RNA sequence: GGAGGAAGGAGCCUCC
Numbered sequence: 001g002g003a004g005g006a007a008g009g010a011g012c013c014u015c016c
Stems, first nucleotide, its partner, number of pairs: 001016005
Other pairs, nucleotide, nucleotide, family: 006011cWW007010tHS
């Protein structure tokens, strides 16, 4: 940086 999950204010977890 991207993807997946719930939340789609934020934060968090997992995978690459």
Description
Shown are 16 nucleotides from a PDB entry: RNA (VEGF Ax1) with a sequence from Bos taurus. The structure was determined by solution-state NMR and released in 2022. The depositors describe the entry as "Ax1 Domain of VEGF Readthrough Element".